[PDB]
RNA sequence: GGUGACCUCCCGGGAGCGGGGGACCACUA
RNA sequence: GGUGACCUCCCGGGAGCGGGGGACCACU
Numbered sequence: 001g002g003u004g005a006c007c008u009c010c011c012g013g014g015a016g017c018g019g020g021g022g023a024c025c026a027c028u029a
Numbered sequence: 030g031g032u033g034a035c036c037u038c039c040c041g042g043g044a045g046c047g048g049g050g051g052a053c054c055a056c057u
Base pairs, nucleotide, nucleotide: 001057002056003055004054007051008050009049010048011047012046017041018040019039020038021037022036025033026032027031028030
């Protein structure tokens, strides 16, 4: 110098999911 | 009014994964 384990810290898109709005359709005694 | 779809605008912690450090053990 490199690799791997464990423990940590910082930074992240997306997805998900959660929060707050708005279109709009169908059903509905 | 309710229920169920659907489209759309805004906001988000953590997990996972990605990236990069620290610390420590092992290998080489």

Entry title: 29-mer fragment of human srp rna helix 6. An RNA structure, in which 57 nucleotides are resolved. The work is reported in "The 2 A structure of helix 6 of the human signal recognition particle RNA" (Wild et al., Structure Fold.Des., 1999). On the sample the depositors note: THE RNA WAS PRODUCED BY T7 RNA POLYMERASE IN VITRO TRANSCRIPTION USING RIBOZYME TECHNOLOGY. THIS SEQUENCE OCCURS NATURALLY IN HUMANS. The structure was determined by X-ray diffraction at 2 A resolution and released in 1999. Crystallisation conditions: 100 MM MGCL2, 1 MM SPERMINE TETRAHYDROCHLORIDE, 50 MM MES, 15-20% (W/V) PEG 8000, pH 5.5, VAPOR DIFFUSION, HANGING DROP, temperature 293K.